[PDB]
Context: bound to proteins that are not shown
RNA sequence: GGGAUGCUUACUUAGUCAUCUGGUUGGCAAACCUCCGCGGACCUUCGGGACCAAUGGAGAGGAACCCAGCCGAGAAGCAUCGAGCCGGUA
RNA sequence: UACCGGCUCUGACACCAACUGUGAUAAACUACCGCAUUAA
RNA sequence: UUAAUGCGGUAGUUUAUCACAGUU
Repeated sequence: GGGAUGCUUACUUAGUCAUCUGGUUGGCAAACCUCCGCGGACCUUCGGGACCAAUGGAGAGGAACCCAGCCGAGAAGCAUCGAGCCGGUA
Repeated sequence: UACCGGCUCUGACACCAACUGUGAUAAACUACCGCAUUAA
Repeated sequence: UUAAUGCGGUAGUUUAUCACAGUU
RNA backbone atom coordinates (compact mmCIF):
# COMPACT_ATOMS: atom_id res chain seq x y z
C1' G A 1 0.00 0.00 0.00
C1' G A 2 -5.16 2.23 3.03
C1' G A 3 -9.41 -1.75 4.95
C1' A A 4 -8.92 -6.47 7.34
C1' U A 5 -10.23 -11.61 6.49
C1' G A 6 -11.98 -16.47 4.57
C1' C A 7 -14.13 -20.17 1.05
C1' U A 8 -13.23 -22.02 -4.29
C1' U A 9 -8.71 -23.41 -8.26
C1' A A 10 -6.64 -28.74 -14.83
C1' C A 11 -4.74 -20.23 -12.49
C1' U A 12 -0.25 -17.63 -12.32
C1' U A 13 4.75 -17.69 -9.34
C1' A A 14 9.09 -16.92 -17.12
C1' G A 15 6.41 -7.73 -17.32
C1' U A 16 9.65 -5.18 -13.66
C1' C A 17 9.95 -3.37 -8.73
C1' A A 18 8.15 -3.80 -3.87
C1' U A 19 14.42 -7.45 1.55
C1' C A 20 11.68 -10.93 -3.89
C1' U A 21 12.82 -14.10 -11.44
C1' G A 22 10.31 -17.06 -3.11
C1' G A 23 12.46 -21.59 -1.77
C1' U A 24 12.48 -26.76 -2.51
C1' U A 25 11.55 -31.99 -4.42
C1' G A 26 11.06 -35.68 -8.63
C1' G A 27 10.89 -36.87 -13.87
C1' C A 28 7.99 -43.52 -16.36
C1' A A 29 5.89 -41.05 -20.11
C1' A A 30 7.69 -36.64 -22.93
C1' A A 31 10.64 -32.57 -24.01
C1' C A 32 15.40 -30.92 -23.69
C1' C A 33 20.18 -32.62 -24.89
C1' U A 34 25.21 -34.94 -26.76
C1' C A 35 27.68 -37.22 -30.82
C1' C A 36 26.87 -37.85 -35.44
C1' G A 37 25.52 -36.44 -41.42
C1' C A 38 21.19 -38.18 -47.39
C1' G A 39 23.36 -33.90 -48.35
C1' G A 40 24.53 -29.49 -49.70
C1' A A 41 26.50 -24.50 -49.10
C1' C A 42 29.05 -19.32 -49.34
C1' C A 43 33.69 -17.24 -49.00
C1' U A 44 38.64 -18.50 -48.73
C1' U A 45 44.77 -16.22 -46.55
C1' C A 46 42.83 -22.94 -50.55
C1' G A 47 44.77 -24.17 -44.41
C1' G A 48 40.08 -23.69 -43.06
C1' G A 49 36.00 -20.61 -41.16
C1' A A 50 30.48 -20.28 -40.41
C1' C A 51 25.49 -22.06 -41.22
C1' C A 52 21.39 -25.00 -42.91
C1' A A 53 20.09 -30.09 -43.01
C1' A A 54 16.35 -35.77 -43.76
C1' U A 55 8.22 -36.27 -42.34
C1' G A 56 16.34 -39.49 -39.06
C1' G A 57 18.64 -42.04 -36.03
C1' A A 58 19.93 -42.87 -31.33
C1' G A 59 21.38 -42.01 -25.86
C1' A A 60 21.15 -39.37 -20.93
C1' G A 61 21.42 -36.24 -16.85
C1' G A 62 17.60 -34.93 -13.62
C1' A A 63 23.95 -29.92 -13.02
C1' A A 64 21.40 -27.35 -16.69
C1' C A 65 17.34 -27.81 -19.97
C1' C A 66 12.33 -29.14 -20.06
C1' C A 67 7.89 -32.02 -17.86
C1' A A 68 5.68 -32.70 -13.13
C1' G A 69 4.98 -32.14 -7.73
C1' C A 70 5.15 -29.48 -2.49
C1' C A 71 4.92 -25.00 0.66
C1' G A 72 4.08 -19.94 0.33
C1' A A 73 3.15 -15.69 -2.58
C1' G A 74 -0.57 -13.10 -5.95
C1' A A 75 -5.26 -12.91 -9.50
C1' A A 76 -10.18 -13.91 -9.70
C1' G A 77 -16.07 -16.41 -8.92
C1' C A 78 -18.06 -15.45 -4.22
C1' A A 79 -18.55 -14.30 1.06
C1' U A 80 -17.76 -11.77 6.19
C1' C A 81 -16.84 -7.36 9.33
C1' G A 82 -15.67 -1.90 9.02
C1' A A 83 -15.21 3.10 6.95
C1' G A 84 -15.86 7.04 3.21
C1' C A 85 -19.76 9.42 -0.26
C1' C A 86 -25.25 9.90 -0.79
C1' G A 87 -30.53 9.92 -0.49
C1' G A 88 -35.76 7.73 1.14
C1' U A 89 -37.32 6.62 5.98
C1' A A 90 -35.94 7.97 11.59
C1' U B 1 -32.30 10.46 16.32
C1' A B 2 -31.37 5.16 13.41
C1' C B 3 -32.32 1.55 9.66
C1' C B 4 -32.15 0.02 4.35
C1' G B 5 -29.53 0.33 -0.33
C1' G B 6 -25.79 1.43 -4.20
C1' C B 7 -20.76 3.16 -5.34
C1' U B 8 -15.02 2.81 -4.86
C1' C B 9 -13.10 -0.25 -1.85
C1' U B 10 -6.63 -3.23 -2.67
C1' G B 11 1.08 -1.07 -4.31
C1' A B 12 3.77 1.51 -8.29
C1' C B 13 5.59 1.21 -13.07
C1' A B 14 5.82 -0.63 -18.06
C1' C B 15 2.80 -3.64 -20.83
C1' C B 16 7.73 -4.07 -25.93
C1' A B 17 10.57 -0.20 -31.63
C1' A B 18 10.24 -5.53 -31.40
C1' C B 19 13.24 -9.15 -33.50
C1' U B 20 17.61 -9.63 -36.35
C1' G B 21 22.17 -9.42 -39.11
C1' U B 22 27.03 -7.25 -40.43
C1' G B 23 31.20 -3.99 -39.33
C1' A B 24 34.29 -1.72 -34.38
C1' U B 25 35.37 -0.21 -29.14
C1' A B 26 36.99 -1.25 -24.20
C1' A B 27 36.63 -5.13 -20.81
C1' A B 28 36.13 -10.58 -19.09
C1' C B 29 37.59 -15.65 -18.46
C1' U B 30 38.74 -20.41 -20.92
C1' A B 31 42.85 -22.54 -24.12
C1' C B 32 48.18 -22.32 -25.43
C1' C B 33 53.04 -20.08 -26.01
C1' G B 34 56.86 -16.91 -24.36
C1' C B 35 59.26 -13.11 -21.45
C1' A B 36 60.05 -10.22 -16.30
C1' U B 37 59.50 -11.61 -10.93
C1' U B 38 59.35 -16.50 -7.04
C1' A B 39 61.15 -22.94 -5.22
C1' A B 40 64.41 -27.90 -7.03
C1' U C 1 62.14 -29.58 -16.78
C1' U C 2 58.11 -29.51 -12.27
C1' A C 3 55.29 -25.38 -8.78
C1' A C 4 53.01 -19.72 -7.40
C1' U C 5 51.87 -15.38 -10.72
C1' G C 6 51.91 -10.93 -13.77
C1' C C 7 51.82 -8.97 -18.80
C1' G C 8 51.25 -9.62 -24.19
C1' G C 9 49.45 -12.09 -28.57
C1' U C 10 45.91 -15.71 -30.71
C1' A C 11 41.49 -18.36 -31.15
C1' G C 12 36.91 -20.70 -28.31
C1' U C 13 32.74 -17.89 -25.90
C1' U C 14 30.60 -13.31 -25.29
C1' U C 15 28.02 -8.65 -24.24
C1' A C 16 27.08 -3.88 -25.00
C1' U C 17 29.17 -0.30 -27.99
C1' C C 18 28.65 2.70 -32.87
C1' A C 19 26.68 2.51 -37.77
C1' C C 20 23.50 0.69 -41.55
C1' A C 21 19.57 -2.10 -43.55
C1' G C 22 15.22 -5.70 -43.67
C1' U C 23 10.18 -8.71 -41.71
C1' U C 24 6.87 -5.66 -39.19